About this RNA
An RNA structure, in which 24 nucleotides are resolved. The entry is an ensemble of 10 models. The entry is indexed under RNA, tRNALys3, pseudouridine, HIV, 2-thiouridine, S2U, PSU, modifications. It comes from the structure "NMR structure of the human tRNALys3 bound to the HIV genome Loop I". Bilbille et al. published it in Nucleic Acids Res. in 2009: "The structure of the human tRNALys3 anticodon bound to the HIV genome is stabilized by modified nucleosides and adjacent mismatch base pairs".
[PDB]
C1' cells in the first nucleotide's frame, strides 16, 4: 500500500 | 431497520 471480516456513521 | 461510506484491525 491492497482485500476482507467486525464495527462506526450519514439517510430514510 | 437497511443501504452506503469510512476509520481501523489483521495478512501480505
Nucleotide at each position: 500500500g491492497c482485500g476482507g471480516u467486525g464495527u462506526a456513521a450519514a439517510a430514510g | 431497520c437497511u443501504u452506503u461510506u469510512a476509520a481501523u484491525c489483521u495478512g501480505c